[PDB]
RNA sequence: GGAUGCGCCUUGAAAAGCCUGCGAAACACGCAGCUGGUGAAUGACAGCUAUGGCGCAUCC
Numbered sequence: 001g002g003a004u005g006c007g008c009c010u011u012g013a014a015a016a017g018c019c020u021g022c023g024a025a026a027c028a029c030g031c032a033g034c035u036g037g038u039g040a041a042u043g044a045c046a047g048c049u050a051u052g053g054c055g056c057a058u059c060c
Base pairs, nucleotide, nucleotide: 001060002059004057005056006055007054008053009052018043021031022030023029032049033048034047035046036045
Other pairs, nucleotide, nucleotide, family: 003058cWW010051cWW012019cWS013043tHS014038tWW014041tWS014042tWH015041tHH023025tWS025028tWS037044tWS039041cSS
C1' cells in the first nucleotide's frame, strides 16, 4: 500500500467584519448536507448523514 472493523477529528454563523474548531496550518489559504434551535446582527448549539485525514485491531 489493498480488504475489513473500531476510535478521534473533519467547526458554529448566516453578506462583510470579528471571534472559535479543524485541515500536519496562531498569519495568509481551505473547510459538504438535512432536521430542530438561535440571529430585527447574534458564536449557540444539539442530533443524524456524506466526504476525507490520522491512529488501533485484523487479513493479504
This is an experimental structure of RNA, with 60 nucleotides shown. It comes from the structure "Structural basis for promiscuous binding and activation of fluorogenic dyes by DIR2s RNA aptamer". It was solved by X-ray crystallography to 2.03 angstrom. It was solved together with Fab-Heavy-Chain and Fab-Light-Chain.